Annotation:
Method: electron microscopy, resolution 3.1 angstrom. The entry became public in 2025. This is an experimental structure of RNA (pre-mRNA intron; U2 snRNA) from Homo sapiens, with 38 nucleotides shown. The work is reported in "A common structural mechanism for RNA recognition by the SF3B complex in mRNA splicing and export" (Zhang et al., Nucleic Acids Res., 2025). The depositors describe the entry as "Structure of the SF3B core, harboring the R625H mutation in SF3B1, in complex with intron-U2 snRNA".
[PDB]
Context: bound to proteins that are not shown
RNA sequence: AACAGAUACUGACACAGUCCCUUU
RNA sequence: GUGUAGUAUCUGUU
Numbered sequence: 001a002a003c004a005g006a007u008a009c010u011g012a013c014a015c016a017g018u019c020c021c022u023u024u
Numbered sequence: 025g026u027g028u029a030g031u032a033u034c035u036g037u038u
Base pairs, nucleotide, nucleotide: 001038002037003036004035005034006033007032008031009030010029013027014026015025
């Protein structure tokens, strides 16, 4: 150095939203 | 509780 496993941390990050052309 | 980007430190196999 590559493959894999584990444990911690940051972003005043977010929580049925809903679509607001989808063309004849 | 879950998901979206990232980070650090350990352990095993070549």